Primary citation: Das et al., Nucleic Acids Res. (2014), "Structures of HIV-1 RT-RNA/DNA ternary complexes with dATP and nevirapine reveal conformational flexibility of RNA/DNA: insights into requirements for RNase H cleavage". Solved structure of RNA, together with DNA, 39 nucleotides shown. Crystals were grown from: PEG8000, Bis-tris propane, magnesium chloride, ammonium sulfate, pH 7.0, VAPOR DIFFUSION, HANGING DROP, temperature 277K. The depositors describe the entry as "Crystal structure of HIV-1 Reverse Transcriptase in complex with RNA/DNA and dATP". Keywords: fingers, palm, thumb, connection, RNase H, nucleotidyltransferase, DNA-directed DNA polymerase, RNA-directed DNA polymerase, TRANSFERASE, HYDROLASE-DNA-RNA complex.
Context: bound to proteins that are not shown
RNA sequence: GGUCGGCGCCCGAACAGGGAC
DNA sequence: GTCCCTGTTCGGGCGCCG
Repeated sequence: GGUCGGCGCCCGAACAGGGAC
């Protein structure tokens, strides 16, 4: 270089529903 | 079938605690 659980913050990607052409 | 609103639900990264 590498493990776990929690909580915070952020990023992402799917899926469901609903409208509108 | 595109475009574009509600909501899930899983993954990642950092911080902090043990």

It was solved by X-ray crystallography to 2.51 A.